The PDB entry is titled "Translocation of a tRNA with an extended anticodon through the ribosome". An RNA structure, in which 22 nucleotides are resolved. The structure was determined by solution-state NMR and released in 2006. The work is reported in "Translocation of a tRNA with an Extended Anticodon Through the Ribosome" (Phelps et al., J.Mol.Biol., 2006).

C1' cells in the first nucleotide's frame, strides 16, 4: 500500500472509520 470482519452515510450493498495479516 492491499484485502478481511462490524456501522452508518453514500451516487456505486464500490468508497469511508477502528484493529488485524503481509
Nucleotide at each position: 500500500g492491499g484485502c478481511c470482519a462490524g456501522a452508518c452515510u453514500c451516487c456505486c450493498g464500490a468508497a469511508u472509520c477502528u484493529g488485524g495479516c503481509c
The entry is an ensemble of 20 models. The entry is indexed under stemloop, RNA.